[PDB]
Molecule: PreQ1 riboswitch
RNA sequence: AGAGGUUCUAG
RNA sequence: CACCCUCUAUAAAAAACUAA
Ligand code: PRF
Numbered sequence: 001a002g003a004g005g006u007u008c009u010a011g
Numbered sequence: 012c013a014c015c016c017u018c019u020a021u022a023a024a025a026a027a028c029u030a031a
Stems, first nucleotide, its partner, number of pairs: 001019005009030003
C1' cells in the first nucleotide's frame, strides 16, 4: 500500500 | 475524520479504544 475484523451497536 | 488489531490475495483471530 491493500484486504478484513471480534469484544451490544457503530468506526 | 481519527484511533486499535490481523492478515498479504485470503477472509478470519482477538481486546482495548472512540462514539452513541
Ligand atoms: N477502529 C477500531 N476498531 C475497529 C474498527 C475501527 O475502525 C473496525 C472497522 N474497520 C472494526 N474494529 N479501533